An RNA structure with a sequence from Escherichia coli, in which 76 nucleotides are resolved. The organism belongs to Escherichia, within Bacteria.

RNA sequence: GGGCUUGUAGCUCAGGUGGUUAGAGCGCACCGCGAAAGCGGUGAGGUCGGUGGUUCAAGUCCACUCAGGCCUACCA
Repeated sequence: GGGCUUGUAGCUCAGGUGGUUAGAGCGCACCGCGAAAGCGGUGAGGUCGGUGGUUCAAGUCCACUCAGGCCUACCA
RNA backbone atom coordinates (compact mmCIF):
# COMPACT_ATOMS: atom_id res chain seq x y z
C1' G A 1 0.00 0.00 0.00
C1' G A 2 -4.48 -3.61 -0.64
C1' G A 3 -8.20 -6.42 2.08
C1' C A 4 -11.36 -9.26 5.92
C1' U A 5 -13.60 -8.88 10.50
C1' U A 6 -15.28 -7.17 15.49
C1' G A 7 -17.35 -2.83 18.51
C1' U A 8 -24.69 -3.98 22.53
C1' A A 9 -25.26 -3.91 30.68
C1' G A 10 -19.20 -3.97 35.16
C1' C A 11 -17.11 -8.86 32.12
C1' U A 12 -18.22 -12.75 28.17
C1' C A 13 -21.94 -12.74 24.75
C1' A A 14 -27.67 -13.42 22.17
C1' G A 15 -30.55 -10.44 18.87
C1' G A 16 -29.51 -15.09 10.22
C1' U A 17 -30.75 -11.09 6.03
C1' G A 18 -35.46 -4.22 8.77
C1' G A 19 -41.22 -4.94 12.33
C1' U A 20 -41.74 -10.66 16.20
C1' U A 21 -37.05 -8.72 19.60
C1' A A 22 -32.69 -5.07 23.17
C1' G A 23 -32.05 -9.99 26.44
C1' A A 24 -28.74 -14.18 28.83
C1' G A 25 -24.85 -16.26 31.97
C1' C A 26 -21.35 -14.48 35.53
C1' G A 27 -20.76 -10.52 38.80
C1' C A 28 -23.20 -6.53 42.10
C1' A A 29 -27.31 -4.83 45.75
C1' C A 30 -31.22 -6.24 49.19
C1' C A 31 -34.50 -10.14 51.52
C1' G A 32 -34.71 -15.21 52.99
C1' C A 33 -32.85 -20.69 53.41
C1' G A 34 -28.37 -23.98 54.57
C1' A A 35 -23.46 -26.92 58.88
C1' A A 36 -20.80 -25.65 54.40
C1' A A 37 -19.89 -25.77 49.05
C1' G A 38 -24.32 -23.43 47.61
C1' C A 39 -29.58 -22.21 46.64
C1' G A 40 -34.52 -19.34 46.13
C1' G A 41 -36.81 -14.31 45.48
C1' U A 42 -36.70 -9.08 44.28
C1' G A 43 -33.89 -5.27 41.83
C1' A A 44 -30.00 -1.82 39.63
C1' G A 45 -27.14 -1.70 35.42
C1' G A 46 -27.66 0.55 27.80
C1' U A 47 -24.99 7.52 23.43
C1' C A 48 -26.57 -0.82 20.70
C1' G A 49 -18.35 3.19 19.40
C1' G A 50 -19.57 8.56 16.89
C1' U A 51 -22.01 11.53 12.71
C1' G A 52 -25.16 11.92 8.35
C1' G A 53 -28.78 9.43 5.49
C1' U A 54 -32.69 5.56 3.39
C1' U A 55 -37.55 3.76 4.88
C1' C A 56 -44.31 3.60 7.12
C1' A A 57 -40.55 1.20 10.48
C1' A A 58 -33.08 0.92 11.69
C1' G A 59 -28.94 -2.49 16.91
C1' U A 60 -30.00 -4.52 11.86
C1' C A 61 -29.44 -1.39 5.34
C1' C A 62 -26.13 2.83 2.83
C1' A A 63 -22.01 6.62 3.33
C1' C A 64 -18.32 9.03 6.34
C1' U A 65 -15.58 8.39 10.67
C1' C A 66 -12.94 6.34 15.49
C1' A A 67 -10.80 2.04 17.89
C1' G A 68 -9.17 -3.53 18.35
C1' G A 69 -7.85 -8.15 15.94
C1' C A 70 -6.16 -10.79 11.61
C1' C A 71 -4.63 -11.76 6.14
C1' U A 72 -1.71 -9.86 2.32
C1' A A 73 1.91 -6.31 -1.21
C1' C A 74 6.54 -3.53 -0.57
C1' C A 75 10.44 -4.65 -7.24
C1' A A 76 14.40 -12.21 -9.78
Method: X-ray diffraction, resolution 2.64 angstrom. The entry became public in 2024. It was solved together with Methionyl-tRNA synthetase beta subunit. An Rfam search finds the family "tRNA" in it. Its family is annotated with triplet codon-amino acid adaptor activity in the Gene Ontology. From the family's description: Transfer RNA (tRNA) molecules are approximately 80 nucleotides in length. Their secondary structure includes four short double-helical elements and three loops (D, anti-codon, and T loops).